[PDB]
Context: one part of a larger RNA, bound to proteins that are not shown
């Protein structure tokens, strides 16, 4: 290069017009409509990023289009702490580790220590400000820890004792607040079309923290004395023991209230205006009801599965110094350094190769209907999803509606359609008495009036009265708020009218049940389980994980712990030790390393005419006794691994075989159950059910090739579990017709592939 100017341009939340600036305007700026989201698509934090933040400026390139516009380019600005956080002090699981054990070398573990948050540990709020920071800047109004000095007083002092700090699950209240309605009050209004001075309409009614009270509620007897094998020495502290007196004391604690606050903010008017804004003034500023999943509460009742640690703090002595050093109050002074801070967070700034329909922990949590944080519609606030414009062919995707029939579709009722709510009547078989069961199945539901100008109940002011004068008790009731019935009347085709919201019933297989499982074709009958059974195992336990040292098991100890099969529960759970495995048992047969008895040879002093023979050393081989464990051998074990027949005959007509013989084996299959998640022949036969059933249910036994913890058969209650019917239901079909929306067509910009 090709396909080809072809497919797409990322959620079908949605856009219309005027202005305005620009070479240009669907997308950018200003304004009026429109629609979308609000347990959010809103407002915050941590983490991750790192400049993306605010202004000027530019549009080559990025931006799935155009760009005058941007998280793009380049240029300048922009993060302010004694109280937020980090660092800092503490210490979890865990990491390191002087010495030390241990190991060819590297290195392994660990002891005294020392590091490590995701936990404990002082202290700050309201308003106001910038183009971008603010609990950090200003203004007002606080608080916290150290140094240092003064003064008055005084036992102070640890690496150590003691106390705190300190701590589950669950439920069920009462006191409150945060907000939220409504009335009251002050400000403003008097109506684009009928009414609207009134029982009318809009809008606002806000205020910390820190001081000071000590309240509703929690817990606990107080105090004084004496004496003690405790707490490594001491102790006054903490534990015990004995008296005595007195009981009201202690501690802890929401919210209220009063200052804080002659204070600040406030509807909204008065002037200006770089039309953005700037300035100035300022009125009410309170009641009652309703109410959290936030406070009291780390409480309170109550379960078993019994619920950190260390160090600020509090205390109490020791060595030790007591004149002194230290301690306590006050007062005054000085000190708080260092880093972080912008901006994004359910994201176009983080994880996803993209400005990607996905993933991301914690806080906040208005109205109206609502059991609700489900769902509709909204309001603070935030948005239209970065290509448009026509046109209304197949076909494709997402929906609405269907005349008559209703599973005839199909491997299968896949998908669709249906059922749905709150209160009341009522409801089977079977059941392990809990269930099954929301079983089935039926009634009533809307608004207005009355009962009772708003009842039952809930709040609760005056007042009164007691009083131990209070944040009090007793009484009363004003207001406020407010179901549920019932009776009478009335609209609609329908009154759980919308969103939202069980389809029911019958017979059967598997598994007890709730859980687990093949990230990303297999959620089950597959694993796990509670229970059950062999079995190992006396504690330095078996055992695992390590050349080791050690560590897990376990700071347990046989009602403990491994390891193996079974699988809730009922009713059970047979026969066979020949084979393989464990367990026991010794006689005797066999047998290693070792141990070296014997015999045989090489060499040679020597004696020999040589032929030869040849001592003794040293060799080379040979291999007698000794010699465990294990096989052999002899017994036990089956909820060890496993095993669990065959032939002939034979009882009135048949038929059939209770019997009978016979061969083999360890021993020949019990109960039960049976064409089965097992049965080839086979669509076996036989009854059900259907017009018609290779499926299904109930049986029969001929079990190719069931069978009792690699469990046998039952068997309530479960199950996104396998099969069958049956009722309601439907376009699931007979047989398809319309009709709303995104593509597909056509026109403008951008602009790919696999393949040749």
């Nucleotide at each position: 290069a090709u396909a080809a100017g072809u497919a797409a341009c990322g959620a079908u939340a949605a856009a219309g017009c005027g202005g305005g600036u620009g070479a240009a305007a669907a997308g950018c700026c200003c304004g009026c409509u429109c629609g979308c989201c609000g347990g959010a698509a809103g407002a915050c934090c941590a983490a991750g990023g790192g400049u993306u933040c605010c202004u000027g400026u530019c549009c080559a390139a990025c931006g799935u289009u155009a760009a005058u516009c941007g998280g793009g380019g380049c240029a300048g600005g922009g993060u302010g702490a004694g109280u937020c956080g980090a660092c800092c002090c503490c210490u979890a699981a865990g990491g390191c580790g002087a010495g030390g054990c241990c190991g060819a070398a590297a290195g392994g573990c660990g002891u005294a220590g020392u590091c490590g948050a995701u936990g404990g540990g002082a202290a700050a709020c309201a308003g106001g400000u910038u183009a971008a920071u603010a609990u950090u800047c200003c203004u007002g109004u606080a608080c916290u820890u150290g140094g240092u000095g003064u003064u008055a007083c005084u036992g102070c002092g640890a690496a150590g004792g003691g106390g705190g700090g300190a701590c589950g699950g669950a439920g069920a209240a009462g006191g409150c607040u945060a907000u939220g309605u409504u009335g009251g009050c002050c400000g403003g209004g008097c109506g684009a079309c009928g009414g609207u001075u009134g029982u009318c309409c809009c809008g606002g009614u806000u205020u910390a923290a820190g001081c000071g009270u000590g309240u509703a509620g929690g817990c606990u007897g107080g105090u004084u004395u004496u004496c003690c094998a405790g707490g490594c020495a001491a102790a006054u502290c903490c534990g015990g023991a004995a008296a005595a007196u007195c009981a009201a004391g202690g501690c802890u604690g929401a919210g209220g209230c009063g200052u804080g606050a002659u204070g600040a903010c406030g509807a909204g008017g008065c002037a200006c205006u770089a039309c953005g804004g700037u300035g100035c003034u300022g009125a009410a500023g309170c009641a009652a009801c309703a109410a959290a999943u936030g406070c009291c509460c780390u409480g309170c009742u109550u379960c078993c599965a019994g619920g950190a640690a260390a160090a600020g703090c509090c205390u109490c002595u020791a060595a030790g110094c007591a004149u002194c050093a230290g301690g306590u109050a006050a007062c005054a002074u000085c000190a708080a350094a260092u880093c972080g801070u912008a901006c994004c967070c359910c994201a176009a700034a983080c994880c996803g190769a993209c400005a990607c329909a996905g993933g991301u922990g914690g806080u906040c949590a208005g109205g109206u209907a609502g059991a609700g944080a489900a769902u509709a519609c909204c309001a603070a606030g935030g948005c239209g999803c970065u290509u448009g414009a026509g046109a209304g062919a197949a076909c494709u995707c997402g929906g609405g509606u269907g005349a008559a029939g209703g599973a005839a579709c199909u491997a299968g009722g896949c998908a669709a359609a249906a059922u749905g709510g709150u209160g009341c009547c009522g409801u089977a078989a079977c059941u392990u008495c809990g269930g099954g069961a929301g079983a089935a199945g039926g009634c009533a539901c809307g608004c207005u009036g009355a009962u009772a100008u708003g009842u039952a109940g809930g709040u609760g002011a005056g007042g009164u009265c007691c009083c131990u004068c209070g944040c009090g008790g007793a009484u009363g009731g004003a207001g406020c708020u407010g179901a549920a019935a019932u009776c009478a009347g009335u609209c609609g085709a329908a009154g759980a009218u919308a969103c939202c919201a069980g389809c029911u019933g019958g017979c059967u297989g598997c598994a007890a049940c709730u859980g687990u499982u093949u990230a990303u074709u297999a959620a089950a009958a597959a694993c796990a389980c509670a229970g059950c059974a062999c079995u190992g195992u006396g504690c330095a336990a078996a055992c695992a994980c390590g050349a080791a040292a050690g560590u897990g098991g376990a700071c347990g100890u046989a009602u403990a712990c491994g390891g193996u099969g079974u699988g809730a529960c009922g009713c059970c759970u047979g026969c066979c030790c020949g084979g393989u495995g464990c367990c026991g048992g010794a006689a005797g047969g066999u047998u290693a390393a070792u141990u070296g008895a014997u015999g045989g040879g090489g060499u040679u002093a020597g004696c020999g005419c040589a032929a030869g023979c040849g001592a003794a050393g040293c060799u080379c081989u040979u291999g007698a006794u000794c010699g465990a464990a294990g096989c052999c051998c002899c017994g036990g074990u089956a909820a060890a691994c496993g095993g669990c027949g065959g032939c002939c005959g034979u009882a009135a007509c048949u038929a059939u075989a209770a019997c009978g013989g016979u061969c083999c084996u360890a021993a020949g299959g019990u109960a039960g159950c049976g064409a089965a998640a097992u049965u080839c022949c086979u669509u076996g036969u036989c009854g059900g059910g259907u017009a018609a059933g290779u499926u299904c249910c109930g049986a029969c036994c001929u079990g190719c090739a069931c069978g009792a913890a690699u469990g046998g058969c039952g068997u309530a209650a479960u199950g996104a579990u396998g099969g069958c019917c049956a009722g309601g239901c439907u376009g699931u079909c007979u047989c398809c017709a319309c009709c709303c929306g995104a593509g597909a067509c056509u026109c403008a910009g951008u602009g790919a592939a696999a393949u040749u």
Record summary: An RNA structure (23S ribosomal RNA, nucleotides 1262 to 2017) from Escherichia coli K-12, in which 756 nucleotides are resolved. Taxonomically the source falls in Escherichia coli (Bacteria, Pseudomonadati, Enterobacterales, Enterobacteriaceae). The entry has 27 different proteins, among them 50S ribosomal protein L6, 50S ribosomal protein L3 and Myxovalargin A. The PDB entry is titled "Cryo-EM structure of the E.coli 50S ribosomal subunit in complex with the antibiotic Myxovalargin A". The work is reported in "The Myxobacterial Antibiotic Myxovalargin: Biosynthesis, Structural Revision, Total Synthesis, and Molecular Characterization of Ribosomal Inhibition" (Koller et al., J.Am.Chem.Soc., 2023). It was solved by cryo-electron microscopy to 2.1 angstrom. It holds a match to the Rfam family "Bacterial large subunit ribosomal RNA".